[PDB]
Annotation:
Shown are 45 nucleotides from a PDB entry: RNA. The structure was determined by X-ray diffraction at 3.1 A resolution and released in 2021. Primary citation: Jiang et al., Nat Catal (2021), "The identification and characterization of a selected SAM-dependent methyltransferase ribozyme that is present in natural sequences". The model includes bound s-adenosylmethionine (SAM). The entry also models copper(II) ions. The entry is indexed under Ribozyme, methyltransferase, complex, RNA, TRANSFERASE-RNA complex. Entry title: Complex structure of SAM-dependent methyltransferase ribozyme.
RNA sequence: GGACCUACUACGAGCGCCAUUGCACUCCGGCGCCACGGGGGGUCC
Numbered sequence: 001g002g003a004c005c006u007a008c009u010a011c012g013a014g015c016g017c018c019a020u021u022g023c024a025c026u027c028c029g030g031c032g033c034c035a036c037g038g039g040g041g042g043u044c045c
Base pairs, nucleotide, nucleotide: 001045002044003043005041006040008039009038011037012036014033015032016031017030018029
Other pairs, nucleotide, nucleotide, family: 004042cWW013034cWW013035tHS
């Protein structure tokens, strides 16, 4: 780096809910769930 796994972790992406009507060009609201993706962990080539 490929393939099957996982009593672990929501970091990406993706869904919804609540709140926001806000004049910026130095990220950045808060929840709940999570197909596929990452991180850790284990068995082969």